[PDB]
Context: bound to proteins that are not shown
RNA sequence: GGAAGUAGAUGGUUCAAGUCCAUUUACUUCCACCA
Numbered sequence: 001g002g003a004a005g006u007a008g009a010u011g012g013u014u015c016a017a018g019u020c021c022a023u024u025u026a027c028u029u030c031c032a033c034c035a
Base pairs, nucleotide, nucleotide: 001031002030003029004028005027006026007025008024009023010022011021012020
């Protein structure tokens, strides 16, 4: 840096979106950089 998972905290969009678009806290692995 990207990915998968466990417990959540928000915002936006919408007639309404626990289901759309995003943001975030902690824990837990994994992968690439060498092989």
Entry title: How the CCA-adding Enzyme Selects Adenine over Cytosine in Position 76 of tRNA. Shown are 35 nucleotides from a PDB entry: RNA. The structure was determined by X-ray crystallography at 1.95 angstrom resolution and released in 2010. The entry also contains CCA-Adding Enzyme, not shown here. On the sample the depositors note: chemical synthesis. Crystals were grown from: 20% PEG 4000, 0.2 M tri-lithium citrate, 80 mM ammonium sulfate, 50 mM HEPES, pH 7.5, VAPOR DIFFUSION, HANGING DROP, temperature 300K.